[PDB]
RNA sequence: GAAGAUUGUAAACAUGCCGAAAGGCAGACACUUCC
Ligand code: NI4
Ligand code: GTP
Numbered sequence: 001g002a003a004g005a006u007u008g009u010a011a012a013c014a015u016g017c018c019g020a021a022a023g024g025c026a027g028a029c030a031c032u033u034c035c
Stems, first nucleotide, its partner, number of pairs: 001034004015026004
Other pairs, nucleotide, nucleotide, family: 004011tWS005012tWH005030tWW007028tWH009011tHS010032cWS013028cWW014027tHS019021tHS019022tHS028029cHS
C1' cells in the first nucleotide's frame, strides 16, 4: 500500500445512536492475509 470492508469473513467486529424487540444507522483504533 491492497484485500477482509457497497462492512461478516479464511478468521476477527470495541463503541455510540434510532427502535418495545427483531432489526436499522454510524464507526476500521487495530489486527489478519497478501504485495
Ligand atoms: C475503534 C476509533 C475507531 C474505532 C478513531 C467500521 C467498523 C466496522 C464496520 C464498518 C466500519 C469498525 C469497527 C471497530 N472499530 C473499533 C473496533 N471495531 C470492531 O474495535 C475500534 C477505536 C477507536 N477512533 C480515531 O482514531 C477513535
Ligand atoms: P505501522 O504499520 O505500525 O503504522 O508502521 P509504519 O508507520 O511504518 O506503517 P504505516 O501504516 O504508517 O505506512 C505508511 C506508508 O508506508 C503506507 O501508506 C505505505 O505507503 C507504506 N507501507 C507501509 N507498510 C507497507 C506494506 O506493508 N506494504 C506496502 N506496499 N506499503 C507499505
This is an experimental structure of RNA, with 35 nucleotides shown. The PDB entry is titled "A new fluorescent RNA aptamer bound with N". The work is reported in "Structural basis of a small monomeric Clivia fluorogenic RNA with a large Stokes shift" (Huang et al., Nat.Chem.Biol., 2024). The structure was determined by X-ray diffraction at 1.59 angstroms resolution and released in 2024. Bound small molecules: GUANOSINE-5'-TRIPHOSPHATE (GTP).